RNA sequence: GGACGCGACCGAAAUGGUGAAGGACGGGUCCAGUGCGAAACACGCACUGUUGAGUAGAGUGUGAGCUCCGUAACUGGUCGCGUC
Numbered sequence: 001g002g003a004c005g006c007g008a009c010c011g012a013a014a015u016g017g018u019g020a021a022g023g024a025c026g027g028g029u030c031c032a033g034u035g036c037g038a039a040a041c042a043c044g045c046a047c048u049g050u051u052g053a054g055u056a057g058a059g060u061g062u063g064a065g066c067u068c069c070g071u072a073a074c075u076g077g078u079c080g081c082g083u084c
Base pairs, nucleotide, nucleotide: 002084003083004082005081006080007079008078009077010076011074014071015070016069017068019066025063029053030052031049032048033047034046035045036044037043
Other pairs, nucleotide, nucleotide, family: 012073tHS013072tHS018067cWW020065cWW021064tWW022026cWH022057cWH023027cWH023054cWH026061cWH027059cWH037039tHS039042tWS050053cWH054059cWH057061cWH059061cWH061062cWS062063cHS
């Protein structure tokens, strides 16, 4: 050189905290229109619309992602040391 072991650094599935984004991250809800339900409004379904709607949420999600701060499996990488 190579293998095993220990440790550190890095990375990292996962996770807690954090704070910016609005529709090109989504879902929900509302609004408008159209059609349907024996149905002009109210109720419900379907379709369409974000040059319709708050990123102070007006949500029995502010959910996913990301920002930023931590914990962290590890089958990871690297380095050192011990041994063979």